The PDB entry is titled "Cooperativity and Downstream Binding in RNA Replication". Solved structure of RNA, 24 nucleotides shown. Crystals were grown from: 10% MPD, sodium cacodylate, spermine tetrahydrochloride, strontium chloride. The structure was determined by X-ray crystallography at 1.55 angstrom resolution and released in 2016. Ions in the entry include magnesium.

[PDB]
RNA sequence: AGACUUAAGUCU
RNA sequence: AGACUUAAGUCU
Numbered sequence: 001a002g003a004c005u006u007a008a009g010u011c012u
Numbered sequence: 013a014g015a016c017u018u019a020a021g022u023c024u
Base pairs, nucleotide, nucleotide: 001024002023003022004021005020006019007018008017009016010015011014012013
């Protein structure tokens, strides 16, 4: 630096 | 259903 996962929030 | 943000993890 990146993707995903679980949760919360915001926006659509 | 989607993106982002936050918290925690996994993987490269």